[PDB]
Context: one part of a larger RNA, bound to proteins that are not shown
RNA sequence: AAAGUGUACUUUAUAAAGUCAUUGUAUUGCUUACAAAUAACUAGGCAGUUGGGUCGGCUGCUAUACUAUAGCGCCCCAAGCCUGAUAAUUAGCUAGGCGUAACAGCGGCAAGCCACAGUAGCACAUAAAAAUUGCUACCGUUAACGCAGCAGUAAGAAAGAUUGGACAAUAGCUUAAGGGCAGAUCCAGGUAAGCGCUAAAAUCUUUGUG
RNA sequence: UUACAGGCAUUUAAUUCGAAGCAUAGCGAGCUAACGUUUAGCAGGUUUGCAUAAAUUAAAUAUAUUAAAAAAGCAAGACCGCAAAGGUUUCUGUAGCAAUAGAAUCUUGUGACUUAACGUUAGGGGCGAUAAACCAAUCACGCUAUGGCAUAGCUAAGUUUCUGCGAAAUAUAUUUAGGUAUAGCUUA
RNA sequence: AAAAACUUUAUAGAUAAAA
RNA sequence: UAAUGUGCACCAAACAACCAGGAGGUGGGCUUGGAAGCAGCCAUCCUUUGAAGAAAGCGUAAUAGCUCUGCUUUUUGUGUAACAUUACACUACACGCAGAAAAUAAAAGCCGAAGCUCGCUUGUU
RNA sequence: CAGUUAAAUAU
RNA sequence: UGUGACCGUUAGCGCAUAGUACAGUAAUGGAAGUGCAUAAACCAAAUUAAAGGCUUAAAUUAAAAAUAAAAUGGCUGGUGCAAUGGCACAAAAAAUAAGAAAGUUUAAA
RNA sequence: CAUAGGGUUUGGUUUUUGCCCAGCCUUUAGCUUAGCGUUAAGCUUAUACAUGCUAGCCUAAAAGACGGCGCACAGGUGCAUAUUUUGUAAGCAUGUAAAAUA
RNA sequence: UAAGUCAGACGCAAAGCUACAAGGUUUCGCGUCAAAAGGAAAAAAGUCCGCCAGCGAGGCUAAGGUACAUAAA
RNA sequence: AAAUACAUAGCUUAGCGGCUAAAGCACUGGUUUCAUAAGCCAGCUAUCAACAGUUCGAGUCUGUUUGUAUUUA
RNA sequence: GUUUGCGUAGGGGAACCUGCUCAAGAUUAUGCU
Numbered sequence: 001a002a003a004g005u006g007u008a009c010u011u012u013a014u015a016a017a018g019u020c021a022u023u024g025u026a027u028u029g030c031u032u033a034c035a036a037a038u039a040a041c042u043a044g045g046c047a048g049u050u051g052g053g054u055c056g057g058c059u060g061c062u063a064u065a066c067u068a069u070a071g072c073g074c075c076c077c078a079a080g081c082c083u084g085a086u087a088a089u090u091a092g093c094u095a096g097g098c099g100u101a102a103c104a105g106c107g108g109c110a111a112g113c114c115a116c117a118g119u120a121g122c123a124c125a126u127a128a129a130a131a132u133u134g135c136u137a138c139c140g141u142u143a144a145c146g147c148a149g150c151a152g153u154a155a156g157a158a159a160g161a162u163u164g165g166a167c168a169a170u171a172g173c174u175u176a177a178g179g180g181c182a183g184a185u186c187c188a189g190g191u192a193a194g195c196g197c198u199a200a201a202a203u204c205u206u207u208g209u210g
Numbered sequence: 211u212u213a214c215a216g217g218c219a220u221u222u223a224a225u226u227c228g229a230a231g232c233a234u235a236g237c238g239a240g241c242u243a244a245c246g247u248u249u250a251g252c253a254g255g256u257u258u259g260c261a262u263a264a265a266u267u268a269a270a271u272a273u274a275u276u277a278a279a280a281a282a283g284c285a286a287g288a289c290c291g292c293a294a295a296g297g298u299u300u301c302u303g304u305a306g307c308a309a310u311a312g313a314a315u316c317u318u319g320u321g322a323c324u325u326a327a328c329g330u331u332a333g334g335g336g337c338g339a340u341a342a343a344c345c346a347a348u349c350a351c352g353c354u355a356u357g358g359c360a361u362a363g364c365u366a367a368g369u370u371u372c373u374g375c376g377a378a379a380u381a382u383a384u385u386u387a388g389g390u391a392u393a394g395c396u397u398a
Numbered sequence: 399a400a401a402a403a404c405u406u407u408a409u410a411g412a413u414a415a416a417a
Numbered sequence: 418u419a420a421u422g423u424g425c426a427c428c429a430a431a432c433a434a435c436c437a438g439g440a441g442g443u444g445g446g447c448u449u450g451g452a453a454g455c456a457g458c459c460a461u462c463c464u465u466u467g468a469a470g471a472a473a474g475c476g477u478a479a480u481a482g483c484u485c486u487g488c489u490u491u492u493u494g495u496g497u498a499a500c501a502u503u504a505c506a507c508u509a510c511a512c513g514c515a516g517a518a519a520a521u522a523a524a525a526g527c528c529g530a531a532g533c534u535c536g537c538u539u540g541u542u
Numbered sequence: 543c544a545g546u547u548a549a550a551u552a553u
Numbered sequence: 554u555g556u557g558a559c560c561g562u563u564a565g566c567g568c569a570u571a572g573u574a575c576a577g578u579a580a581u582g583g584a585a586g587u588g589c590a591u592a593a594a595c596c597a598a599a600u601u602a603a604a605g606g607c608u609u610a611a612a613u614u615a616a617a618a619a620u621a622a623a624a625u626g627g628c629u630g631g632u633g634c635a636a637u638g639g640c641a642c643a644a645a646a647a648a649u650a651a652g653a654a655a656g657u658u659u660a661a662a
Numbered sequence: 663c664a665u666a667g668g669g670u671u672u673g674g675u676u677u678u679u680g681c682c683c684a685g686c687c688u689u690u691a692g693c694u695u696a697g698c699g700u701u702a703a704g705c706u707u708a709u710a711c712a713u714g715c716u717a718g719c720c721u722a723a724a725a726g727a728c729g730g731c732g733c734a735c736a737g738g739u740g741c742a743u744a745u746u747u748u749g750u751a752a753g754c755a756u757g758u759a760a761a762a763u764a
Numbered sequence: 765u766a767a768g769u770c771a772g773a774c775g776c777a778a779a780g781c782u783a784c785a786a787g788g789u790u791u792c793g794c795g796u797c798a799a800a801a802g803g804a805a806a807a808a809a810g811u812c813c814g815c816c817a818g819c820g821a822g823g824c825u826a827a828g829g830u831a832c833a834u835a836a837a
Numbered sequence: 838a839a840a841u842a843c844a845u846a847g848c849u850u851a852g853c854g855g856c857u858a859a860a861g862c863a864c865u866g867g868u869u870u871c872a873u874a875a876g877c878c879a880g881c882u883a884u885c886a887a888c889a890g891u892u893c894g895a896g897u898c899u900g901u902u903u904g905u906a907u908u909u910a
Numbered sequence: 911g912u913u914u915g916c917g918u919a920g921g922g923g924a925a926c927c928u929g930c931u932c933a934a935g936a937u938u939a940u941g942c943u
Stems, first nucleotide, its partner, number of pairs: 003023004008019003029754008037089002044082002049079005055073002063756002092113003097106002114740003118138006139146003149715003152711003155707001162188001164187003170184001172181003191703001194700005225367002228364001232357006243331006250324002252321001254290003257286004266278004294318003299314004333349001335345002380393003384389001394769003419503005424497004433492002440464003445459003470485001474483002516832001526830003532824003535820004554643004559639002575582002587635004595627003667683004718731003772797005778791004802813003838909002841906004847862003855893001864880004886902005913934003917930005
């Protein structure tokens, strides 16, 4: 640390600086408790299963705490542990939201968390990471591909928008020479939620003429 | 009329041989069937229901009890199987090795079992987990002797020569139809 | 070559002698 | 079916064949969208007369046409489900065939049995 | 098995 | 013992000895077999046939006798002959009967 | 900022239970429809996909990534998951330890 | 002869039964076989000719035959 | 193809030589009932498979042609 | 027009009928001496 350091790199008759490499007082954390749908025409479940002892559990470089998550793994020892348990059905959760005097009931919008990227097992990737990274087998088309990224096509369905413009603004990536990238985003097109206004003229609005 | 030789007839084992069978008496259970007394046999394994001791052995040790193949036993018309007892299928053999065998395969194999010795039931009968099975090489009535030379309108057989004659296979009747009588035919 | 018997069925009027 | 014979029928031209017409009233009347000779009926008469049926058949939507019963020469035995005779045919010796040969004799004659007869033998009357 | 005839002119 | 128009080893008794051998558990059934000699069936062996020229007149015989294939070798045991065996009866002998029920008969000198 | 009922069951009445209608919110179908500005939005398939695009920038040991920084951010979906998760609360030793300043 | 026989067959010709079939079956007239050798037709019980006492290297005929087999135009 | 039975008003069912007919259901008319059924009263069906025979007279007894069972091949 | 019904058994074309106990969801008028 919006920091220090360098026999390092770049620019200068104008120089302040940045670039690259490296450095932190212990050098990136684990555990427990409570709540949350049906369900007995699911009654027994568990043997690494419940507990105890030795050993292992790496990636060093303050000192103690007599080893300071863990059946997490091996060996040994004792028989215990659970019992609306075990097995099934259904669903992403929280919440905004809609009805109701409330209680209750149901789950379109902005945002937070979790899981996934044709299916499954693995290697990296620990700490903030795998749509656009790899290895193997399998499925479907044709050694390759998998749009649940934006637009778009086919089938299905009562019912699902343009193969549009721009980086001008906001946020982000890179870069000390002031630039580059971008279907995030900002704008336009399409579809009778909703809200506002127009669809008739008037001394050419006396807020006038002069 | 009597006798003799011959042909035919009747009766008596009566031209010869041959049944299946019937009756009476005896001999057979050393084969086989059932049973009696005595005796003997069945390797090695597997599954299952029960059984505890003169005081089972240890620990608890009172109380409460606990552990252990701690049992030289019984039961099974139990199972796989050597012997053994059978005779499921195939092939061989067919006067054969054998008047019922061989090889393989197969069934049972502690029982309603198998085996040895001796005994009991006899043909108008016995015995029989009934096949009319077995009762001494094939029984819907054993073997042997006798009645007995059983009976056979049925089949088979019937022994030297020469000469003469010479049919029928139709009608009638019949416990008769492949038998017999009469008539017919042939001889006279 | 005995004796005995007569059988396959039906029908006529023809003679003429004597003076 | 074939062969032969008899009966019957026909060189005044039979039978086979070449040479020409098969006409007009008429395309008869009726039926018919058409019928004349032929889809179908009545009718089957008339004339010319060298022939001809109101066309025998094939066909034409009707036509037309051919050839046919009948026509002149020309060359030219036939016909006959009448009868009689003879000899053939209407589909398997499913082992393998009735000999050889064969277009002319019911003839004077002859062959032919264990019958008749001749010679010898036996029995019988 | 049968045998049925006498046909001499002699003195 | 006696006799036979009874038999003579396939006959006569089953037996010329044997109720033996043998068959059958048993009762029972039950043979063959004399002596001598060219018989038959049967098996082997056995086929055939040739021949062409010394010259001829005086032997022999006591007695008797003496020149020719009906049939191979076998095996078998018929036929013929004989009886130390059988069959049938006859004669002689033997066997046999009682009326009564512990009772008398029947003896020739 | 505070709670509304009506119709129906055929002898009449009372009473119990069932059925239907009126509100608000959300999507399709029929008929009909001038324009401009703007709010909130894309409600069925983790069905199969032609084509274009969504993550690059900078530097250089001889004009070139092989090197540095990003892709650990955005965007999509709700297959699986009844608890592995989500929503909360609680716990985790010491005067931070040394050295004559004699 | 107080014997044997009482199973018959076929050819030509008739009738019943069958199908005016059968080498069928039932009657009936004649013949043959049975119990009959010999000759002709191929072998030939029942058709045609004809009935074997014996022997012979004589002759005539029947049915049927008369260019070869095979006797005779 | 054989053998034993039977064909009777609209349907079951008497009858088996003196005339060609019995009994029950059905059918028709009346009565009872508000009406329909049950119950009551009176009626009706020439009442006899088809043909040929026997007999004075035949559904009745004898044959044939049809139909139906039952037993046999 | 045989009181109705429950449990159970047997039987019947069908509703139903019969045995055994039970329920009332059966309203049932002539004392004493």
Description:
Solved structure of RNA (mtSSU-2, nucleotides 1 to 214; mtLSU-3, nucleotides 1 to 210; mtLSU-5, nucleotides 1 to 142; mtLSU-1, nucleotides 1 to 109; mtSSU-1, nucleotides 1 to 102; mtLSU-4, nucleotides 1 to 73; P-site tRNA, nucleotides 1 to 73; mtSSU-4, nucleotides 317 to 349) from Polytomella magna, 943 nucleotides shown. An Rfam search finds the family "Bacterial small subunit ribosomal RNA" in it. Rfam links the family to the GO terms ribosome and structural constituent of ribosome. A reference for the family is Yusupov et al. (2001), "Crystal structure of the ribosome at 5.5 A resolution", Science. The depositors describe the entry as "Structure of the mitochondrial ribosome from Polytomella magna with tRNA bound to the P site". The sample was in a buffer at pH 7.45. The structure was determined by cryo-EM at 3.1 angstroms resolution and released in 2022.